[PDB]
Context: one part of a larger RNA
RNA sequence: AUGGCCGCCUAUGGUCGUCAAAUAAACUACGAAAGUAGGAUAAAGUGGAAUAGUAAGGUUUAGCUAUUCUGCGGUUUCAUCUUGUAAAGAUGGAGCUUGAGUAGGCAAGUGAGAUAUCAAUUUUUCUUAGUAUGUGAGGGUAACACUUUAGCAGAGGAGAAAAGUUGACUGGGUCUUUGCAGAGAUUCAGUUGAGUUCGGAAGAGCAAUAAGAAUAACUCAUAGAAUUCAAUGCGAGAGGUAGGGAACUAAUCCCUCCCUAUAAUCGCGGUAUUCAAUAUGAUAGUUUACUUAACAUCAAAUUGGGGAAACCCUUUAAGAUAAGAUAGUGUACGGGUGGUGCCGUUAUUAUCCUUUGAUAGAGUGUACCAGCACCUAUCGAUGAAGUAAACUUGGAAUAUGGUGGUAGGGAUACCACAUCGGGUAGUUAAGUAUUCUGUCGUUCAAAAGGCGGCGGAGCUUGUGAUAGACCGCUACCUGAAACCACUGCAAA
RNA sequence: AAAAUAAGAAAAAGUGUCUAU
RNA sequence: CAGUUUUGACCGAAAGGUGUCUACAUAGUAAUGAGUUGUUCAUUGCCACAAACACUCUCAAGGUGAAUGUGAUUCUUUCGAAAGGUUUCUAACACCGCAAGUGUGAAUCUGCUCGGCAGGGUAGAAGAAAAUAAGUAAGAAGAGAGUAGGUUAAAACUCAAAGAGUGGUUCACUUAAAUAACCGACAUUGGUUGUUACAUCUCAAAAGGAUGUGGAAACAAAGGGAAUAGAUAAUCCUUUUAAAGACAACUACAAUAUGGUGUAUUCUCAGCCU
Numbered sequence: 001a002u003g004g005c006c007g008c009c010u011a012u013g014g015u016c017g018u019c020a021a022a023u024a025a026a027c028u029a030c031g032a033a034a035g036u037a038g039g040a041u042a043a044a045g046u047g048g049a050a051u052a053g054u055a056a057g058g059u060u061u062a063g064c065u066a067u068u069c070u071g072c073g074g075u076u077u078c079a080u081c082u083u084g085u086a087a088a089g090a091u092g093g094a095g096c097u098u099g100a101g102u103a104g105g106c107a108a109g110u111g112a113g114a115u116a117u118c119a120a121u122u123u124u125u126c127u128u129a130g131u132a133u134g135u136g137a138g139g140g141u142a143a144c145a146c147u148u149u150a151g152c153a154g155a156g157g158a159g160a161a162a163a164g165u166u167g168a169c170u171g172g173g174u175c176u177u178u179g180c181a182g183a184g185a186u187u188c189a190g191u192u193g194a195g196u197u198c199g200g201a202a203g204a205g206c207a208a209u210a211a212g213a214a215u216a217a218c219u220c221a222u223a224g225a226a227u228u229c230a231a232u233g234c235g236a237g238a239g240g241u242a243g244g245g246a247a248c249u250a251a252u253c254c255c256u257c258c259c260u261a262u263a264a265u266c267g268c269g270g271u272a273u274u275c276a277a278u279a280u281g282a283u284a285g286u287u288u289a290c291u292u293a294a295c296a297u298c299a300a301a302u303u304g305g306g307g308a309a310a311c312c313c314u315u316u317a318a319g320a321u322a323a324g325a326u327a328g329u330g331u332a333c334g335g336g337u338g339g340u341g342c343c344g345u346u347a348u349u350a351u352c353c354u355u356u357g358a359u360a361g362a363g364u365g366u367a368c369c370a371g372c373a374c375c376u377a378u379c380g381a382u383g384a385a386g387u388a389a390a391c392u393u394g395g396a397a398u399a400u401g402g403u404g405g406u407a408g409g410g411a412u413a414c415c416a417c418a419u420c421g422g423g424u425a426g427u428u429a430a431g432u433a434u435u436c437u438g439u440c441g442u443u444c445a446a447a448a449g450g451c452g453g454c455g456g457a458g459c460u461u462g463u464g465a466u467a468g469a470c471c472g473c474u475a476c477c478u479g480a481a482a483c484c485a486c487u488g489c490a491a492a
Numbered sequence: 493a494a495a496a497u498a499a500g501a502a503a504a505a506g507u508g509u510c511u512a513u
Numbered sequence: 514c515a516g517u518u519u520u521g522a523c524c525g526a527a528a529g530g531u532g533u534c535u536a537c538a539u540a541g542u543a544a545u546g547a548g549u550u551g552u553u554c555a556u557u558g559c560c561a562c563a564a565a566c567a568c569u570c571u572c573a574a575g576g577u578g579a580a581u582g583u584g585a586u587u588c589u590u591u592c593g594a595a596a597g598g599u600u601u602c603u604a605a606c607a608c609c610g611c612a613a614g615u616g617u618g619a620a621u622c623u624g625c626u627c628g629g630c631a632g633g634g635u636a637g638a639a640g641a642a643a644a645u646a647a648g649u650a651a652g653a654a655g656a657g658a659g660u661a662g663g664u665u666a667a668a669a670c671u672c673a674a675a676g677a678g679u680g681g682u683u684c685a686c687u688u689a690a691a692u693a694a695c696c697g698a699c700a701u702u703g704g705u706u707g708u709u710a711c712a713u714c715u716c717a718a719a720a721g722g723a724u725g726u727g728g729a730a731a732c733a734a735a736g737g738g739a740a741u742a743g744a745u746a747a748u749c750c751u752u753u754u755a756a757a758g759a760c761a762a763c764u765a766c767a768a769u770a771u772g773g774u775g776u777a778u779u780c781u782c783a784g785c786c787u
Stems, first nucleotide, its partner, number of pairs: 003016003007106006027038002030035001045072004051066004075095002079091004109222005118167005124161003134152002139147002168191007176183001178490005195206001197204002224275004229270001233268004239262001241261005278399003284392004289387003296321003301316001304313003325351003332345003355381007363374003402417005419480008428462001430460002435457009465513005471506001515671010529702006542558006560584004566578004587656005598645001599643002602640001605617004621638007676686001680696004703764006710726006727781003733753005772786003
Other pairs, nucleotide, nucleotide, family: 002017cWH003020tSS005100tHS006013cWH011402tHS012102cWS022043cWH023042tWH024041tWH024095cSS025040tWH025041tHS025076tWS026039tHS031033tHS042075cSS043074cSS043096tWS044073tSS049068cWW050067cWH055062cWW061492cWS073097tWW074097cWW078092cWW083084tWS083087cWW084086cHH084087tWS103402tSS107109cHS109225tSS114214cWW115214cWH116212tHS117211cWH123162cWH127158cWH127300tWS130131cHS130154tWS131155tWH132154tHS133153cWH136148tWS136150tHS137149tWH159318tSS172238cSS173238cSS175184cWH177178tSS187238tSS192208tWH193210tWS199202tHS208210cSS216392cSS217285tSS217286tSS223224cSS228271cWW231232tWS237263cWS237264tWS238263tHS249251tHS277400cWW281395tHS282394tHS283393cWW288388cWW299318tHS300317tHS302315cWH303314cWW323383cSS324352cWW328348cWW329347cWH330341tHS330345tHS331346cWW332341cWW333341tWH337339tHS341344cWH341345tWH346347cWW353383cWH354382cWW354384tSS362374cWW363373cWW423499tSS424499tSS426505tWS428507cWS429461cWW430461cWW438501cSS439500tSS462507tWS470508cWW475503cHS477498cSS490492cWS495496cHS525659tWS525661tHS526535tWH527660tHS527681cSS527695tWS529782cHS529783tWS534658tWS535536tHS535658tSS537551cWW538552cWS538657tWS539549cWW539553tHS540552cHS540585cWH551657tWS564580tHS565579tHH570574tWS587658tHS593648tWS593650tHS594649tWH595647tHH596646tHS598644cWW601641cWH602619tHS603620tWS609613tWS628631tSS648649cHS658697cSS659660cHS671672cHS672674cHH675687cWH677685cWW677689cHS677690cHS679681tHS680729tSS685692cWS686690cWS702783tWS709757cWH716720tHS725756tHS726756tSS730779cWH731754tWS731755tHH732754tHS738748cWW739745tWH746747cHS767768cSS770771cWS771772cHS771787cWW774775cHS775783tHS776782tWH777781tWH
């Protein structure tokens, strides 16, 4: 170099070597033992105490850190014992409870939130309509009753649309630790009753599963996360129950109280599986918006005519359908029945529709002839269709695949950093008579001084040189590392 | 609580660049 | 304005003056008879008055008749009474007492009344004086007498309403002459003387003287009156003519003879004589 591990990809560095972290105990060699010298190898954590310190002026408390101990798990290893001799298993006993960072990227994962739809039901408005009907001046025809006009007021019911309101509220306990108040999560209790059961009923029964999805293409917030479980481990723990105890009494039992057992639900952790770098766009899609309700179809009723009282054809319609409907059959899933596809979803069937493609036709339109369009038939597909905008997924492959910092602007490419930051010295080579010095050794009883070693100053040439600004290099010293937790506030 | 000590000697280390002299 | 003729009424003499007067007819009234120189008688009738008496009336007052008587009457002369009543008186004296008487006045009486008487005073009778009465009455004579005419009033009227003639007036008469009456009664008017007045004459006036005096006429004379003054006057008128017949005094009275004388121009009375 390459390989394994730190979630993935890459850079960097950190570990080990292909059974791929170290370090204890183990294991040796001594020792009577304490131990001393060697020494290879494992691993998930969840809780509790008890210190020591803390910010802090004292004191109080909480936290925060460190250390030790300990339950229980995990793991390793020794000892013993059977079974089996290995395969293991059981029972003691000991050790450890710990490591992989720094960037940039990675979330159809999950969590919280939005936003539909559905079933009820109130109100308002519109249509059937100024319709039915009421009140009805004034007229006609009577002879002294029989028409009921204009006008004015004006519907219920049925149909439809929009706005709503309901489909649950309140209390207690836990949990999210850091205490204290808000949210959620869960659990227990209660309340109200829309609905169904029996009822002509008024009453009485069961009553909150009294519906509800999906989200890649909405928000944010999570860097590792999700799912899963005969081996999963520990802790908290609403309740109900079961046990035991406290307390009181002369005594006993029950309730209130306390603890333990059980565990609905949580917190952390574990096994197993899966996902995890960017940019091009192949594919596969989703929202909005427009065509726009043009056209078309369906409508409570309605306008007129024809039948004939069956019904047609019509022409208006509040309004609706932007891909569904209508009858099966009951593949499958649910939901209630005394029970029946009896009802909800989606399975084809069959006919309608939507969008269409192939023929095979007529006609008509485009100035004529092609062709095309439109209707009809047949055979297929199709869930609306066309289009704008955004947006998601992102085959194969080809480049990219840490941060910053480079030139008038970009690419290539190059640099220096892997947690950064702030200082102290320096940063040309030799040669030196004397002198002064740093540092070390030595001689010196302290100062003085001498001597030696490694250098420095200054001078001599070299380097032309001098001075100033950046740019680096090279030793060394120091500092800050460093935080998390559902929010908001916070000191005790 | 906030700016006070250190960076001893050797070794190492561009005879870099630019500007003005 | 004059006359006339009637009436009436007064008045009146024409032959002197003066005075007084003028009426009557036979007599109340009528009639007969007488007589009549005035007028008277007788008878009767009648009237008036008176009345004897008679009747009547009761007296009176009356009435009625009557016998019977009375009844006109002027004037002048002359002569001429009484009676009454009126004034006075109603004495005195003598003798006587007084009265009474008696003589002489006239010389005395009565009624009434007062008085005592004798008396008084009042009426009277009868007487005596005197004046009146009274020139009255009555006698006696005489007469017979109012004329002719005038005036006036009225009425008629209007000229013989003239004239002659006579002494004069007419009632007589009518042309100028004659006739008839009348002019009253009675008495007186005487003589002488004288006065006065007047007339003539005569006277010169004055003074005187003479003769005288009736009346009616004449002759005559004188005045008056006119016609312009005067004067004159025929005719007319007036007056004289044509004168106191007075008046006083004294004094007789006649015889009536009857003529003259008065007396004239005529007549005619008075007186006077016979």